[PDB]
RNA sequence: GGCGGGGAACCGGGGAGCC
RNA sequence: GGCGGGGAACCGGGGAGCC
Numbered sequence: 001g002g003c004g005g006g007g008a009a010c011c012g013g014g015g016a017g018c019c
Numbered sequence: 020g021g022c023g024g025g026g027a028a029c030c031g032g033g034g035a036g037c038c
Stems, first nucleotide, its partner, number of pairs: 001038003010032004017022003
């Protein structure tokens, strides 16, 4: 500097795009 | 420019961090 209560890490799904 | 089968988007749990 960016993302983030227009929901982060993590857990579980998912199955090739995403910013 | 970068991130992605060393798991993208999206879903559910989650509930404050992440780069």
An RNA: 38 nucleotides with solved positions. Miyauchi et al. published it in NAR Mol Med in 2025: "Structure-based design of a sequence-specific RNA probe that mimics the kink-turn motif". Released in 2022, the model rests on X-ray diffraction data to a resolution of 3.1 A. Ions in the entry include cobalt(II). Crystallisation conditions: sodium cacodylate, hexammine cobalt, MPD, potassium chloride.